[PDB]
The PDB entry is titled "The bacteriophage Phi-29 viral genome packaging motor assembly". pRNA (117-MER) from Bacillus virus phi29: 585 nucleotides with solved positions. It holds a match to the Rfam family "3WJ core of Phi29 Bacteriophage pRNA". Rfam's curators write: During replication of linear dsDNA viruses, the viral genome is packaged into the pre-formed viral procapsid. The family's RNA type in Rfam is non-coding RNA gene. The work is reported in "A viral genome packaging motor transitions between cyclic and helical symmetry to translocate dsDNA" (Woodson et al., Sci Adv, 2021). The source organism's lineage runs through Viruses, Heunggongvirae, Caudoviricetes, Picovirinae and Salasvirus. It was solved together with DNA packaging protein. Ions in the entry include magnesium. Method: cryo-electron microscopy, resolution 4.1 angstroms. The entry became public in 2021. The sample was in a buffer at pH 7.8.

């Protein structure tokens, strides 16, 4: 040689999800300061450098991380005048929808094995 | 096509220190002195310096290690901190205890040797 | 095996010495110069230079090489004292001494090459 | 084995001496000029520059070969002693004569390339 | 061959041009500038140097070039009184112009062949 009654491959469903996926579209460099809020950094310690604090070790603190503003170049090749901002472009990452991802397949033999008929 | 599982084997066994291989723990960076223990520390000699010794070459000791004190790290990364002392894992390293080799060796396929019919 | 050794090789049993091999002894600078010893060092010639020479380019020497002496190494090393001399080792060349290589032999079958017995 | 200077090669002789294959023996100098003589070395024309010349842009002249006297070298190695030339053994390269090579002939018992027998 | 001017091409011609192969005549700035002649130069712009213009940021303009010439510039290189300027041969980048490079058939039996003689 007969299932599609085993777990199954997948498609084009659905139930629960997460632009990790390819595409639509906004968003970008730098310091000051807050306990911005959390997390004390917590071998305790000893000791010392530093920086307010006040007659004085008397007190406390020294890391990092997103904002809120001025100080400034979304990064970058390019069209610009005699020169120097500004107008259209790039990747890069972010962020949000799509399309897509995970649970039945309960839409099917397009289909291997499978173990009985 | 055969006894014997002969041969040292193999493993594993009182059990034996001879623990040359291996798993405990204190440990390991440069001076300056003491008859510290001592080896002449032995060309014995003639100079040449170098430190003590006193009226002076007038005597000495001049070299090594096993031992003592005052400076500091078995040393060595990374970790905590604003930082250096202070905590974690091994490395070097000496032995410590231990577990690994030697003798009688009960005990188990095996591996063919065949101790050979 | 052998015969022609048509070819021969080891030892022997020897001659010669055939000193490229060989074990034991002596040795390893530079510096003052003399017919000591010898040679011009003889290109005659014609210069100049440096020397000694003396009133003077007048007289002459200027080169190799050995034996004397004033210096101060047998050499290349290592371990001795705290460094030098001198200690012990301590090869190497250098040359004394020696056994060693050529020459017979007919040998101990002591062994391989054409043919043949 | 032969056929045909069908091609032809080397042997032995004759024609050039280019002396290419040989010997000797002579030349192997950086120099102010010098009309020591040639040949303008003439571009035209124009400037300019530089020598003369002379009262002047009057007159003219810069090219080069081959020679006469100045350094000396017919060379660069080695011998001699302090070396200099010198002298000796002593050279390549430039030139000339002297024998040996470039082409013919028949003389070679000397032999290839080939088509045919 | 007739072919149904199958198809095609040796090559030679109406024609087309880019004549892509090849030979003839010339060219080769060291600055004047006006709307000669254009384009604003044209991004609405905004902001700063720079040069005329003037009581002043009040006017305008900064750009590319073909016309205005002293400069001499073909270039390209070597003989040419002493150097130049010139004198001459010499080829390059390009102009300008010469066969020919392609659209077909008249063709030298035009020149090969799918199916019938």
């Nucleotide at each position: 040689g007969g299932a599609a009654u085993g777990g199954u491959a997948c498609g084009g469903u659905a139930c629960u999800u997460c632009c990790a996926u390819u595409g639509u579209c906004a968003u970008g460099u730098g310091u000051a300061u807050g306990u911005u809020g959390g997390g004390g950094a917590u071998u305790a310690a000893a000791c010392c450098c530093u920086g307010a604090u006040u007659g004085a070790g008397u007190u406390c603190a020294g890391c990092c991380c997103a904002c809120a503003u001025a100080c400034u170049u979304u990064g970058u090749u390019g069209a610009u005048u005699g020169g120097u901002u500004g107008u259209c472009a790039a990747u890069c990452a972010u962020g949000g929808c799509a399309a897509a991802a995970g649970u039945g397949c309960a839409c099917g033999c397009u289909a291997c094995u499978u173990u009985c008929c």